């Protein structure tokens, strides 16, 4: 130095991912505002491999 794998913490907001997909709530729309899910990108440890 690389991979698997587990939990943990940082990012998406304005990269990808059909607006990444569905759902809520506000609104006359228009647009604003949470959330789950899936996703990607990482730091720090800890078993396994190489």
């Nucleotide at each position: 130095g690389g991979c698997g794998u587990g939990g943990u913490c940082c990012g998406u907001u304005c990269a990808a991912c059909u607006c990444g997909u569905u759902c809520c709530u506000c609104g006359a729309a228009a647009g604003a505002g949470g959330a789950a899910c899936u996703a990607c990108g990482g730091g720090a440890g800890a078993c396994g491999c190489c």

Shown are 50 nucleotides from a PDB entry: RNA from Mesorhizobium loti. It comes from the structure "The THF-II riboswitch bound to THF". Keywords: THF-II riboswitch, THF, RNA. The model includes bound (6S)-5,6,7,8-TETRAHYDROFOLATE (THG). It holds a match to the Rfam family "THF-II riboswitch (folE RNA)". By type it is a cis-regulatory element. Gene Ontology term of the family: regulation of gene expression. For this family Rfam cites "Structural insights into translation regulation by the THF-II riboswitch" (Xu et al., Nucleic Acids Res, 2023). It was solved by X-ray crystallography to 2.83 angstrom.